[PDB]
Context: bound to proteins that are not shown
This record gives sequence, structure tokens and C1' cells, in this order.
RNA sequence: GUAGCAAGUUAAAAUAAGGCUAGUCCGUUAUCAACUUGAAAAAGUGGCACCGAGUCGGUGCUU
RNA sequence: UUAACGAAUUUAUGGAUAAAGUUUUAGAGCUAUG
DNA sequence: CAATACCTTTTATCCATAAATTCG
DNA sequence: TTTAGGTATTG
Repeated sequence: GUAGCAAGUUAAAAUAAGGCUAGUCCGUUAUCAACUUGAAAAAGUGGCACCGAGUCGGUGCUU
Repeated sequence: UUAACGAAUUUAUGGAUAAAGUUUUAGAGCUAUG
């Protein structure tokens, strides 16, 4: 390793990793495009009209 | 919340509890057969 | 790889507050 | 109360 057969119901331990503020506390909710400024909270940043339409395309003026 | 008081359900937020599940281990498995 | 199939904790009890809602 | 992402295994 295969074939037989016995058996089973119970228990202890963990139950978000873990964290320091060590409490018989806390650790799955909310919130979030990008870029600059901010510890964060937040604030800041993207010319327009027309003609058209298979996921936005062209032109004109300023720029 | 209604022109004003009560009642009830539902949803939201919070607290105190319970019984399961799952996992490792502990419950000497034996008997033929290499 | 890329398909393919299989997997995913649940179920109770009680107390409180508030809106919002439908009855008075 | 079902979603839609991990996960392992196949031909």
C1' cells in the first nucleotide's frame, strides 16, 4: 500500500494580521480621477461659434 | 413628525448578550497480508 | 497559458436614540 | 440575498 472489521456524538485554542494609548480599549461604515499648493481640512488648474453624428469629427475667429 | 398631542411600523446610529460554523491538536483503531 | 469549474460564515435575543412614514 | 473576483486543475 490493499482487502476485512471496530469506531464516531466530546473537548481545548483561535476567530479579521494586529496596534499603543495597554483600556475587561481598538482594528471591515463613511470619504477618494489627475496636476500644482498643503501635516491635513481644503483651495487652485482646462477660449468660443457653426456645420454635422456609431461612442466625437471638421472648419472659421481669438489663442 | 402635524395648523396641535399620542400611537405603530420601518430604516439609520449605538450598546449588552447568546447558540452554531470553520481550523490544529487531544480522545493508543485493530486483524489477517510484505 | 487560456479556458473550466468551484468557491464565497450564519443565525438568534434584548435595551436605547433619531427621522420618516402612515395611522389615529 | 446573489456578485463577481480567487483559486486550483485540465486537456